This is an experimental structure of RNA (sgRNA) from Deltaproteobacteria, with 137 nucleotides shown. The 2025 paper behind the entry is "DNA targeting by compact Cas9d and its resurrected ancestor". It was solved together with HNH nuclease domain-containing protein. Entry title: Cas9d Effector:sgRNA Binary Complex.
[PDB]
């Protein structure tokens, strides 16, 4: 003295379909009243919330095995999708690496072990990223 950035948990809006309350219209019926349509409120259940682009060499479970500071990545380099008429931020993500950075949770005074975390293979699927932010045409 002010921003930029993760992850949910709710509210809210819309469709559709059902329930419940008032309140309208038509039929039947001697009537009381039944039955159907509509309008408004509640409550409930499923769905959608940029368009679009680029990914199946991805992208996601579940087992299995290893490996877990001599190590990974929100991190460095290089490139890559959003991305277009060109160029960026910000997300995400390929290779290499451990030079800066930044490393969760539980038990144990602690050694250290157990989840999370990477890797690989088998097996099932079809699924992920990223879009309301800019500048110059």
């Nucleotide at each position: 003295a002010g921003a930029u950035g993760a992850g949910a948990c709710g509210c809210g809006u819309u469709a559709c379909a059902g329930u419940u309350a008032a309140g309208g219209c038509u039929c039947u019926g001697a009537a009381a009243a039944g039955a159907g349509c509509c309008u408004u409120a509640a409550u409930u259940g499923u769905a959608a919330a940029a368009c679009g682009c680029c990914u199946a060499u991805a992208c996601a479970g579940u087992g299995a095995a290893g490996g877990g500071a001599u190590a990974u990545a929100c991190g460095c380099u290089u490139g890559g999708g959003u991305u277009u008429g060109u160029c960026c931020a910000g997300c995400c993500u390929g290779a290499g690496c451990c030079u800066c950075u930044a490393u969760g949770c539980c038990a144990g005074a602690a050694a250290u072990g157990g989840c999370g975390c990477c890797u690989u293979c088998a097996u099932c699927g079809u699924g992920g990223g990223u879009u309301a932010g800019g500048a110059c045409a």
Taxonomically the source falls in delta/epsilon subdivisions (Bacteria).